The RNA (25S rRNA, nucleotides 2993 to 3396) from Saccharomyces cerevisiae has 404 modelled nucleotides. Lineage of the source: Eukaryota > Opisthokonta > Dikarya > Saccharomycetes > Saccharomyces. It comes from the structure "Yeast RQC complex in state with the RING domain of Ltn1 in the IN position". The entry has 48 different proteins, among them 60S ribosomal protein L33-A, 60S ribosomal protein L24-A and 60S acidic ribosomal protein P0. It was solved by electron microscopy to 2.4 angstroms. Rfam match: Eukaryotic large subunit ribosomal RNA. Rfam 15.1 lists 107,465 matches to the family in 2,616 species. Gene Ontology terms of the family: structural constituent of ribosome and ribosome.

Context: one part of a larger RNA, bound to proteins that are not shown
RNA sequence: GAAUGUUACCGCAAUAGUAAUUGAACUUAGUACGAGAGGAACAGUUCAUUCGGAUAAUUGGUUUUUGCGGCUGUCUGAUCAGGCAUUGCCGCGAAGCUACCAUCCGCUGGAUUAUGGCUGAACGCCUCUAAGUCAGAAUCCAUGCUAGAACGCGGUGAUUUCUUUGCUCCACACAAUAUAGAUGGAUACGAAUAAGGCGUCCUUGUGGCGUCGCUGAACCAUAGCAGGCUAGCAACGGUGCACUUGGCGGAAAGGCCUUGGGUGCUUGCUGGCGAAUUGCAAUGUCAUUUUGCGUGGGGAUAAAUCAUUUGUAUACGACUUAGAUGUACAACGGGGUAUUGUAAGCAGUAGAGUAGCCUUGUUGUUACGAUCUGCUGAGAUUAAGCCUUUGUUGUCUGAUUUGU
Numbered sequence: 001g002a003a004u005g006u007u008a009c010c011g012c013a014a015u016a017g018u019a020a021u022u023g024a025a026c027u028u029a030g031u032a033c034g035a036g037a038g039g040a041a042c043a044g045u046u047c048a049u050u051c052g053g054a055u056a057a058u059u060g061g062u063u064u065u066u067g068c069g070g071c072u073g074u075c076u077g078a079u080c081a082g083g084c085a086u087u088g089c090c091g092c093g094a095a096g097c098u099a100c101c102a103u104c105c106g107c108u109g110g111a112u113u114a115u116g117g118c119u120g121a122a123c124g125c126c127u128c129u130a131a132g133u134c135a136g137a138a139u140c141c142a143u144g145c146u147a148g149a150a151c152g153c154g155g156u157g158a159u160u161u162c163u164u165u166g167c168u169c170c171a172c173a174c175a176a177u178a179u180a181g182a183u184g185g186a187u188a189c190g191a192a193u194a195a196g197g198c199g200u201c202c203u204u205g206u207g208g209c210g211u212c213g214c215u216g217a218a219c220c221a222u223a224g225c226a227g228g229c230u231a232g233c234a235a236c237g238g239u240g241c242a243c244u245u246g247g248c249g250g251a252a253a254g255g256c257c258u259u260g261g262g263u264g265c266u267u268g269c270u271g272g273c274g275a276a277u278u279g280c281a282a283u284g285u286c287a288u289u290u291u292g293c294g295u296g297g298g299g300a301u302a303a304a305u306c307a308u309u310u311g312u313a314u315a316c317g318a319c320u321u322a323g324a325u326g327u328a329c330a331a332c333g334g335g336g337u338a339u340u341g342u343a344a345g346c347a348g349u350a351g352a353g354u355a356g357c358c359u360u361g362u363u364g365u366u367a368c369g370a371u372c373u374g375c376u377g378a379g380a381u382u383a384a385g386c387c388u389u390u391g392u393u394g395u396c397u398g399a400u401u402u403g404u
Base pairs, nucleotide, nucleotide: 005159006158007157008156009155010154011153012152015147016146017145018144020050022048023047024046025045026044033038051106052105053104054103055102059099060098061097062096067092068091069090070089071088072085073084074083075082076081108142109141110140111139115135116134117133118132167299168298169297170296171295172294174292175291176290178288179287184220185219187218196212197211198210199209200208201207202205228273229272230271231270232269233268237266238265239264240263241262243260246257247256248255302402303401304400305399306398308322311319326396328395329394330393331392332391333389334388335387336386338381339380340379345375346374347373348372350371353368354367355366356365357364358361
C1' cells in the first nucleotide's frame, strides 16, 4: 500500500513470540547433632550479581546555541564593531541526545516429571497401581506482556443534487451475468451403553407395573393442463397467501410460537366438460446469484485526499496536529526563565613611572601610560523541539476524488 459501498471512531483476539536470574549478610543459633573438635536447615528482614524494558528530576559526558567572555597573527587609517586562520584556540555553556558513569520498574494460577503417599486387588497375606486417587521441579499451559490475520470479526457516527437531476430503499418491466451443481420435506430433548425410551400408578424415588428396540426398509407428504373449467354432498376440519394481536429468541439472535378476521384451494365423498399433432425418445426448458436501465412511491441533503501548517513523528512514504472571522492562527514586541560575567561611553586626587613648562607645586598642570574604580549582577543572547501574552500588524473558499 490497490481491492472488500465511501469515510471516521471505538474495539475483539485466531495465531506467533515471551523473561527474569543467582548470591551474600542479619536472624533462626553457637541452636538441632555430636564425646569433643566442630556445626546446620525452614519461615522472616535488608541488600547485591547477571539480564531486560524504559526514562532524563539530579550528577557526569557531548557543543555549530559558533550563546557569553578571553587570547594570538593578519586585514578594515585609529576607536567602536568586525572578516580570515577548511569549526583559529581556551574557559564556562542552556536545549537535545545519552551512562550500572544516572534513576525507576520487572505478575500469580492451574496441570504435571522424578519422588513420597492413600485406598486396594491381582496372589484369602502383602503391596503408590492394575481400576481409582493425594501431594509435588528453575518443567508445561494459562494470567500478564508484545504484534494484530495487510483475503478473521464486531459495535457506532455521518453519508454528496444544480461535478447539469445525482444517492439509497420498495414494486414490476426488460436486458445481461453466472451457478463446485434444487428437482417432495436438513423431520430440534438430555444422558447412559454391564443401560435406556415411552405409557401408567403412587408414598415423587437411584420407586412399582406394562410395553418397545433387533435401524430411516421410518415418519410426514403424495391423485387434478408442470396439474385446468365447472356442479353437488358431508363437515366446521386441513392447508396456502397478504395482513393482524401477543410473546420468546444475542453463541453466528434475523428465527420459532401464538390471537383474530379476510381470501383461495380441498383428492373426505359423488358428478359433467377439456387434453390428441411434442407425430415411437431427445433436460425438452418451471431453480437462484449478481448487475444495469426504465417507470412510480417513499427517504437524506456528506466527507476524504493533495496543497499550506505542526513536531509528541520521520530516509521517503507513513504518523500526530492546526486552518471559513475566533479563550482562532501567525509574525513581531513585552514579561518570566535560563547562559555568560560587569557592555559602549563618560568621569576619577587610582595608576609602576617618564619627559615638558613655570606663577617650580605642598592634588602643579600638560602629554603618554598596561591596568584599576563608579555608573554596572551590567550588557549581550534566550527557541530554533523553553513558558506566558488584554500590545501592534496581518491571514482565513485553491485542486482532485469517492455511492449501498